Source information: The RNA (20S ribosomal RNA, nucleotides 2 to 1259) from Saccharomyces cerevisiae S288C has 995 modelled nucleotides. Rai et al. published it in Rna in 2021: "An open interface in the pre-80S ribosome coordinated by ribosome assembly factors Tsr1 and Dim1 enables temporal regulation of Fap7". It comes from the structure "Subunit joining exposes nascent pre-40S rRNA for processing and quality control".
Context: one part of a larger RNA, bound to proteins that are not shown
RNA sequence: AUCUGGUUGAUCCUGCCAGUAGUCAUAUGCUUGUCUCAAAGAUUAAGCCAUGCAUGUCUAAGUAUAAGCAAUUUAUACAGUGAAACUGCGAAUGGCUCAUUAAAUCAGUUAUCGUUUAUUUGAUAGUUCCUUUACUACAUGGUAUAACUG
RNA sequence: UGGUAAUUCUAGAGCUAAUACAUGCUUAAAAUCUCGACCCUUUGGAAGAGAUGUAUUUAUUAGAUAAAAAAUCAAUGUCUUCGGACUCUUUGAUGAUUCAUAAUAACUUUUCGAAUCGCAUGGCCUUGUGCUGGCGAUGGUUCAUUCAAAUUUCUGCCCUAUCAACUUUCGAUGGUAGGAUAGUGGCCUACCAUGGUUUCAACGGGUAACGGGGAAUAAGGGUUCGAUUCCGGAGAGGGAGCCUGAGAAACGGCUACCACAUCCAAGGAAGGCAGCAGGCGCGCAAAUUACCCAAUCCUAAUUCAGGGAGGUAGUGACAAUAAAUAACGAUACAGGGCCCAUUCGGGUCUUGUAAUUGGAAUGAGUACAAUGUAAAUACCUUAACGAGGAACAAUUGGAGGGCAAGUCUGGUGCCAGCAGCCGCGGUAAUUCCAGCUCCAAUAGCGUAUAUUAAAGUUGUUGCAGUUAAAAAGCUCGUAGUUGAACUUUGGGCCCGGUUGGCCGGUC
RNA sequence: GGAUUUCCAACGGGGCCUUUCCUUCUGGCUAACCUUGAGUCCUUGUGGCUCUUGGCGAACCAGGACUUUUACUUUGAAAAAAUUAGAGUGUUCAAAGCAGGCGUAUUGCUCGAAUAUAUUAGCAUGGAAUAAUAGAAUAGGACGUUUGGUUCUAUUUUGUUGGUUUCUAGGACCAUCGUAAUGAUUAAUAGGGACGGUCGGGGGCAU
RNA sequence: AACUACUGCGAAAGCAUUUGCCAAGGACGUUUUCAUUAAUC
RNA sequence: UAACCAUAAACUAU
RNA sequence: GCCGACUAGGGAUCGGGUGGUGUUUUUUUAAUGACCCACUCGGCACCUUACGAGAAAUCAAAGUCUUUGGGUUCUG
Numbered sequence: 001a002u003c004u005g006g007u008u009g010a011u012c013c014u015g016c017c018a019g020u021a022g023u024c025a026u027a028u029g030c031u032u033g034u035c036u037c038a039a040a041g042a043u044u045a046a047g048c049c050a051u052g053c054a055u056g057u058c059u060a061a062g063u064a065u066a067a068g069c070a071a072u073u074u075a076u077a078c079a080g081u082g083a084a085a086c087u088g089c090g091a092a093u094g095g096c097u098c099a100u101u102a103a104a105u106c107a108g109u110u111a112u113c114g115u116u117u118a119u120u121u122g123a124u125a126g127u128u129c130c131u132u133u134a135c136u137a138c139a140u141g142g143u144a145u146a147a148c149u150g
Numbered sequence: 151u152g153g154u155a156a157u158u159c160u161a162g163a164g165c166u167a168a169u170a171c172a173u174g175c176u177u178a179a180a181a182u183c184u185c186g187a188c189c190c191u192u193u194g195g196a197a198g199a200g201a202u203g204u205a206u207u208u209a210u211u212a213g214a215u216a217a218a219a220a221a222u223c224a225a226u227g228u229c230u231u232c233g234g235a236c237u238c239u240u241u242g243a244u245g246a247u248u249c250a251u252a253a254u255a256a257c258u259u260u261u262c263g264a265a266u267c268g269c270a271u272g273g274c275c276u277u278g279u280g281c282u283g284g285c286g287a288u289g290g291u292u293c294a295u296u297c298a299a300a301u302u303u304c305u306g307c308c309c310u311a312u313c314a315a316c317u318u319u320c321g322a323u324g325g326u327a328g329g330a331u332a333g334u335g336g337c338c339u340a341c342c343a344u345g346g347u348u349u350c351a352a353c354g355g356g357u358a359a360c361g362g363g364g365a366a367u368a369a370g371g372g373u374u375c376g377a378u379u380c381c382g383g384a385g386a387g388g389g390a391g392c393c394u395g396a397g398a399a400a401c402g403g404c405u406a407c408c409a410c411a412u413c414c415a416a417g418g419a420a421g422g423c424a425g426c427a428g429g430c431g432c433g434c435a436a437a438u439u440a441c442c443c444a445a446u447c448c449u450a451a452u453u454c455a456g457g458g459a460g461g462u463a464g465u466g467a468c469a470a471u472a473a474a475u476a477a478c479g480a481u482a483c484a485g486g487g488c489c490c491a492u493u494c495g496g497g498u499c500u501u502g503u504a505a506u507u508g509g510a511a512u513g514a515g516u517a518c519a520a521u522g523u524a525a526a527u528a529c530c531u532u533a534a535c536g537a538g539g540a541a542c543a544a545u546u547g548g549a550g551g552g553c554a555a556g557u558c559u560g561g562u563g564c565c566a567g568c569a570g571c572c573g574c575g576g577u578a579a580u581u582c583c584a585g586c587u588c589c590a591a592u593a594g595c596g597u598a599u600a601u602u603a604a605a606g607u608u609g610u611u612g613c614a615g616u617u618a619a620a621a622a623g624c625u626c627g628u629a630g631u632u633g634a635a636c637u638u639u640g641g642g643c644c645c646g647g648u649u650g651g652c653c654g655g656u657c
Numbered sequence: 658g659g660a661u662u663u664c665c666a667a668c669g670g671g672g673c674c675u676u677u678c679c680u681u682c683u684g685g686c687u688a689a690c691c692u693u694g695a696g697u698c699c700u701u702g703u704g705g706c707u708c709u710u711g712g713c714g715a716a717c718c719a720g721g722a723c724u725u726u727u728a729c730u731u732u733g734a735a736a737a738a739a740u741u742a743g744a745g746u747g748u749u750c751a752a753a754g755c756a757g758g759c760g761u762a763u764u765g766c767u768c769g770a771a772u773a774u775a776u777u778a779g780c781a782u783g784g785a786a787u788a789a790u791a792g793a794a795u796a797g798g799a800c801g802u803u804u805g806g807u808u809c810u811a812u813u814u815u816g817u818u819g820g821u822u823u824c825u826a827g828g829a830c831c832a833u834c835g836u837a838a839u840g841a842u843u844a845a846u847a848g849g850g851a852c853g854g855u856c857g858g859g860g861g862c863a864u
Numbered sequence: 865a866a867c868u869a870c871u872g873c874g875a876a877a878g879c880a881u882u883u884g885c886c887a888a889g890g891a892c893g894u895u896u897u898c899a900u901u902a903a904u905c
Numbered sequence: 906u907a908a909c910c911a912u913a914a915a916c917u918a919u
Numbered sequence: 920g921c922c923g924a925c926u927a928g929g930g931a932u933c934g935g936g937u938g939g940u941g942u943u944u945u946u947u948u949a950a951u952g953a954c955c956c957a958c959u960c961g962g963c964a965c966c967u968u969a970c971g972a973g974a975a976a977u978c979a980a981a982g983u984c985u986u987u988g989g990g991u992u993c994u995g
Base pairs, nucleotide, nucleotide: 005017006016020603021602022601023600025599026598034472036470040465051427052426053425056089062086063085068081069080087451096385097384106306107305111301112300115299116298121294123292148164149163151161181202182201183200184199185198188195189194203262205258207256208255209254210253211252212251219823220822221821223819224818225817242249264288266287267286268285269284272282273281274280275278310354315347316346317345322344323343324342326340327339328338329337360382362380364375365374366373367372387408390405391404410421412419413418438463440462441461448456449455478509479507480506481504483502484501485500486499515535517532545591546590549587556586558585559584560583613995614994616976617975621992635842640675641674642673643672645670647668681721682720683719684718685717690712699704726789729784730783732781733780741773742772745755746754759765799836800835801834804832807829810826811825848898849897852893853892856889860886861885862884863883872879873878921990922989924983925982927967929965932962933961934960935959936958937957938956939955941954942953943952971978972977
C1' cells in the first nucleotide's frame, strides 16, 4: 500500500469515458489588513533598435624648464606639488543568450617516454677591446621624435 | 601657419628627453689540447703560438654491472729482481628509453653575460673630491615550480526498417619518405598495396534536443522533466580572412563580399543592446532611462584611482514561513443539568437569548526622538494619538447522485438546455432565475492546458489463451535466447572470539 | 550498576594430523633451532639465552623463477560544493542561518562548523558455491643428478692494457636409457543410427 | 458403392476396384552402436 | 471453361 | 521451438509384445491353429465425478497462478 458515478426490466463480467488529489507549472477571474524571504522578455521572432552608461591605470623608487600652481626658501644641474604626452602593464577576465550540435558535446576515468607557457615562488652568469691588456671613451658613444610654440 | 558642411580627420615649418630605438669596454689564477723555432740525438725534448662561457644546427663516442683460474702477445706504474713478472679503478635515475648529464670536430644574416632608479651616509689612509662600503627597486639566459593550455585511453545517449547495405575519382583503411605545426598523427603531398563499418542495427531520416550536478511524483519497482544562480562547451546580423600579443581566428579589434539601415552644403563619411536601464514588434505570456563603491571580490606603475561585475531601494497575490478580524462580567428569562428536593431551589453547571447594563486589554493607522544605513526608506524599541467594533463591516464556489450541505417561499414559463459525465425543462421544478437559512475550504486551487499518482489500462516485479480486442495455412531451417548427471568428501585433536550465563563478592 | 575468582550452552574463527596446497630459486636478512664449542648467568652444561665456526626452517627487502582464462560476490581506496536523508544549536516560535556559550565584565579564558548516501565503467583485495572455458590417444606426454651433443656469454682471475685459447661456469636446442598402478566419466524412462518380424483408404507407375 | 464408424493413415490441403513394381514412415522388440542440441515451401 | 462474387455466428490470448 | 515434469476413477476399441493346468477346428482335452483370460508399452475418441480453475457455460487440463518465476515464438 484505500477507490466511487454510467450499458440491463433484474444479475454477474470484459471494457473504456466522468470524478478525486499533487506540481519550485505558466497564464487568467474575482477579492486583498500584518511580519520575514524573494523569481521575474526563456517559450513566439539567435527579430529590429532612438539616447546615456558599462575599461582603464603612479608609487620615496622609468621620462617634467607646463610661458601651471605654490611660495617656500639653505641649495646655480635638478629636488614641493603636478595637467598633457612617450614608455610599461591590462583590455583574452567578467557579464548575457541557448541558435547550431546525436559517439559530437559531456560525465566518472587514464596518458604525455608526444608538446607550448606572461606571471609567482626557489636556484642560476670572472671567460665577450684585434686583445690577456698594442691604435681606437668606460669618470659612461650616437641620433630621431612626442606634448608644446607658430 | 592652414584646409573641409562634416567624425576620437589631420598637413607643412620649428624645438628637447628615456628602463623608447641603435651601438659598445672592463676581470682571478689554474689546467688541457693541438701546431710546432730550435736541439742532436737516443727510446728524444722543446721555445713560441693559438683554442676552449652559454645559446643555435648536424655527426660520432661515455652513459658498466648475474660466478671462479690459467696459458698467452708485448708494453709499462713500481722494489728493479732492467726479468719487465706485477706491488691499481669510478659509473645517476625508471616498470621501460637513443633519459638526464659529459666529451670530440665544427657550424651561425651570432643569441644572452645590468652605458638603468630611490634612500641613506659611514670606515680607511700617504687628504687626493684617494680608496672601499649598507639597505631595495626594476630588468636578464636556462632548469625546476605554480596558474594554465592542446591533444588522447576505456565504458555510457531519445523516436524511427514506410531507412539494408554504406565509405574509396575529389583520402576512404594501412605501409615508406618528405612538407607543415608548439608537438604526435592522411594533417597535407608523392609513389605503392586493397582495405575498413554492418541484424549484438552500420549508413540515412526526425527532434517545438546544448550535456551533467539536479527537479516533481512516490509501498516496492518506476513514469516524466532539466532554456534558467554551480562546473563544461558554443556564439556575438550571416559566412570567410588576419593584425598585435605569453595567450584571440577576439567582434564595447580591423578588412572583404551578403542582408540591412543613419547623417549629408551631394563632393563624401560613419555603423552592430544574446552587457545595464529603456524602444514603437510579436504573442496566452514577463519590472525603474533611480542611488553608491560601504561590503564581496578582480585589475593597474598601485594602501589612495576604476568597476551597470556586484551591492541598496522602486515595481512584484511567481513560489515558501509565522497569524488580526474579538475576549471577560452582571442581572434577565428559559430550559437541560447534577443534586436541597419538602415540592420550594439548597448547591454545581451548561448554554440559550434579553438593538438588558457595566468596565478593563490592544495594534492596524498616525508620529517628537533615538537606532538602523554609504546616505536614506522600512523592520526591532518608544513620548503624545488611535474603537462597541453597526462602519476599523472577508471573500471566493456549491446546497438530487458521485460528494459535506433545503420537504423554504416568489416567474405565467422578466432574465427558458441548464452546468465534467447519468441527466433536470413542456406552467406550481426537492438543479434554471432571485430572497432566506445552512456547507466547505479562508486567503479561492475558482476555470484552461500539459504531466504524475489512481493504472495489474504497458504488466521485469505484474495483465490478457474456447465463447468478450487478440495463436500467423503447413512443416524443414538464420542470427538471438535456453540447454541432463558426474571428478575431496568425512573423521580426530587443539587454541583463541562475544553472547545466554552461574556468579555480586557491592566502600 | 562495574569488577568475576570461575565455570557452562550456543554462535561465528584459527590450527595441526589423517595417501591431501603456493610450485619454487638465489641472495642478503633478521629473530630462531642448532653445528666446533664456550660466553651469559641461573642447581654444574654443545641448556637455551645466544659467542664462535656450521646446518637450517624462521620475519623482510631484492632479483627472480615459472604458472589456463572469465562471469559473480565481500571489503578498501578515489566519485567537487550547493541540493537530499540527517547530528548539535530558544533566529521571541517557524521557514532559514551556521552560529554560539560562560566570568569579575575591570584589558578574560572556551566548545563547534560532524556523519551517511558505487549509484554503471576503471583500480586494489578476500572467497572457490553456481555457470562457462583449457589440458596426455598416431603420445613430439610428464618426471630423472641415463648418458652422447650442438651452441652461445665471459662476468672472473694471468697488476694493467690491448692481441690469442685453456678451462670454467653460464643459454638454448640434439639422440637413447631409466620409474611411475603410465594416460580414454557414466550410457539420460534426452536424441540419432543400425537390426528382426509386422501394420496402414500414405505416395508414384502400370493394370 | 455398402466395408466408410465403433474406427485406419499423412506436415497440412487431404486419402476408397483388383494385380505387380519403385522407394518412404510410426509403434513395438533388443544384455548392438555413437556420446547430437536457431534463412521463415 | 476461367479468375472468381462471400450470396456455411467467415470456434480468436493453442 | 510448441517441447518437458507432476496430479483421481471408469469401461469399449486399434497396432506390437510377454504370459495360461482355460477352450475348441484336430494332430489330441499338450501344440501348430484360432479363440478366451490377465498384464503391458504406444494411438484417435467416449462416460464419470472436482480436491482444483473459471464471469459463467463448462474443463483431466482451460489444474499445480496475490502461497504470483521449468525453457521459448507470435498477437492484443

Source information
It was solved by electron microscopy to 3.7 angstroms. Rfam match: Eukaryotic small subunit ribosomal RNA. Clan: SSU clan.